[PDB]
Context: bound to proteins that are not shown
C1' cells in the first nucleotide's frame, strides 16, 4: 500500500440514516515482495 472484521466522533444527501454517499482518530485480522 490493497482485502477482511471491530470500535470513537463528525460532514453531506435524504420525509426519514446504524442502514446510503465521504472524512478524520482507533483495535485486531490478512495478502503481494
Nucleotide at each position: 500500500g490493497g482485502c477482511c472484521c471491530g470500535g470513537g466522533g463528525c460532514g453531506g444527501u435524504u420525509c426519514g440514516a446504524u442502514u446510503c454517499c465521504g472524512c478524520c482518530c482507533u483495535g485486531g485480522g490478512c495478502c503481494a515482495a